[PDB]
Shown are 89 nucleotides from a PDB entry: RNA from a metagenome.

Context: bound to proteins that are not shown
RNA sequence: GUUAAAACUCUUCUCAUGCUGGAUUCGAAAUUAGGUGCGCUUCGCGUU
RNA sequence: CAGAA
RNA sequence: CGAAGCGCACCUAAUUUCGAAUCCAGCAUGAGAAGC
Numbered sequence: 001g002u003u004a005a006a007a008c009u010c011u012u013c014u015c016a017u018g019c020u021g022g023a024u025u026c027g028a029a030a031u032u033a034g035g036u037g038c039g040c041u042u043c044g045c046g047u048u
Numbered sequence: 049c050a051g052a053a
Numbered sequence: 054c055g056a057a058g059c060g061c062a063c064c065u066a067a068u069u070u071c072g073a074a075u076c077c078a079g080c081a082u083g084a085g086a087a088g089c
C1' cells in the first nucleotide's frame, strides 16, 4: 500500500400582486305615584 | 356697581 | 275691608323571558436570468 492525493454547485434574486365578515333581525313584553291628612283657628253691620 | 311695590 | 298662624310627614323603587339562525370559503399570473 485505491492513475493517487489537493478543490464545498457556489454567488445574485422577498410567494408577490387583485378581493371590506358582509348580508337579514326594533330591548320589548307585563306593572295607574298610590295609599293617609276637613282652609281651619280668633274678630256681633256696629257707633254716629 | 344693580333690580325694585 | 283689617290681622295672625301654618304649608309637613311615610312606605315602596322590585321581578321575568329570550340571547338564536343562515349563506359563502373561490379563483388568476408567473417558474426564469445570470454569473462564475
Stems, first nucleotide, its partner, number of pairs: 010088004015083005021077005027071005033065005039059004
Other pairs, nucleotide, nucleotide, family: 043055cWW
It comes from the structure "Cryo-EM structure of NTR-bound type VII CRISPR-Cas complex at substrate-engaged state I". The entry also models zinc ions. The entry has 3 different proteins, among them Protein structure. It was solved by cryo-electron microscopy to 3.01 A. The work is reported in "Structural basis for the activity of the type VII CRISPR-Cas system" (Yang et al., Nature, 2024). The entry is indexed under protein structure, ANTIVIRAL PROTEIN.